[PDB]
RNA sequence: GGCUUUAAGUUGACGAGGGCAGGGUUA
RNA sequence: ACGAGACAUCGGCGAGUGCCCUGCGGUC
RNA sequence: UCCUGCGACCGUUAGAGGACUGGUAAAACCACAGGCGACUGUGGCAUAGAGCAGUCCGGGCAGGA
RNA sequence: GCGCCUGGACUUAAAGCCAU
Numbered sequence: 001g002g003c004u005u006u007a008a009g010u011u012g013a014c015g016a017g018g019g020c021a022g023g024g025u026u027a
Numbered sequence: 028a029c030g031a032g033a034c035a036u037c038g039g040c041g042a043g044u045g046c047c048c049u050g051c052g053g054u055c
Numbered sequence: 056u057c058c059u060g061c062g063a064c065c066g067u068u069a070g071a072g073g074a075c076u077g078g079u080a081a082a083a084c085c086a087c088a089g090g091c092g093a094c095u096g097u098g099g100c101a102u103a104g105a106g107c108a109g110u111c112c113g114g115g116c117a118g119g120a
Numbered sequence: 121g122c123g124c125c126u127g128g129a130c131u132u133a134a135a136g137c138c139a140u
C1' cells in the first nucleotide's frame, strides 16, 4: 500500500438563462 | 439549445419557467 | 395610413433571422465552523458562453373606407 | 442543472486474503 465481504455513513449538475391560460410530451 | 480552473455533472426515478396543440392578447 | 377575417411571430420594454459590440457568474480556491474521515454549512475570492444585454439591418394576404 | 435513491463511487470500523 492493493483486493473481497459486512455494517454505518458521505457524495450523487457549478451557476447563467428561462414562466399569459388549459391540456399534453418524445425536453 | 449556454458556458465553467467541475469531469462519476456515471446511473435510476420524479419534476420542470423548452417544445407542441387550443384559446386569449400584442405586432407587421 | 385606420379598421375586419385570416396568416406568419411573439408574448404583455408581446418579429423570426443576420451581423456588430459587450458580457462583475458560481463551483473550483481560500478563511471560519462541524465531522475520525469521505464530506458539510457560511463568508470571501479569480474567471464564461448563450438561447442574456445593446446597436443596427430585417415584415403578409383578402374584403372596405 | 431542480428533488430523491435501491446501483456505482468514496470514507470509516471490523474480518479475511494477496504483494513488500
Base pairs, nucleotide, nucleotide: 003136004135005134006133007132008131009130010129011128014030015029020050021049022048023047025045037127038125039124040123041122052065053064054063055062058118059117060116061115072112073111074110075109077107084099085098086097087096088095089094
Other pairs, nucleotide, nucleotide, family: 002137cWW009093tWS012127tHS013014cHS014081cSS015080cSS015103tWS015121cHS024046cWW029104cSS030103cSS031032tSS031036tWW031082tWS032083cSS032102tWS035128tSS052069tWS057119cWW066069cSS071113tHS076108cWW078105tHS081102tWH082101tWH083100tHS090092tHS091132cWS092131cSS